[PDB]
The depositors describe the entry as "Crystal structure of OR4K15 ribozyme mutant - chainBDF C2U". Solved structure of RNA with a sequence from Homo sapiens, 31 nucleotides shown. Crystals were grown from: 0.2 M Sodium Acetate trihydrate 0.1 M Tris Hydrochloride pH pH 5.8 25%w/v Polyethylene Glycol 4000. The work is reported in "A general strategy for engineering GU base pairs to facilitate RNA crystallization" (Ren et al., Nucleic Acids Res., 2025). NCBI's taxonomy places the organism under Eukaryota, Opisthokonta, Tetrapoda, Euarchontoglires, Homo. The structure was determined by X-ray crystallography at 2.85 angstrom resolution and released in 2025.
RNA sequence: CUUGCGCUCAACCAGA
RNA sequence: UCUGGGCCAGGCAGG
Numbered sequence: 001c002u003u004g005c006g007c008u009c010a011a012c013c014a015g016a
Numbered sequence: 017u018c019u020g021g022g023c024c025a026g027g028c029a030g031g
Base pairs, nucleotide, nucleotide: 001031002030003029004028005027007026012021013020014019015018016017
Other pairs, nucleotide, nucleotide, family: 008025tWS009023tHS009024tHS010023tWW011022tHS
């Protein structure tokens, strides 16, 4: 650099 | 906040 993730995801979006 | 989606940053991993 690049990809996967039923990792995560201020912001943002839809809803509650 | 929560549920779902979810770029940037970050995690783990592969190349």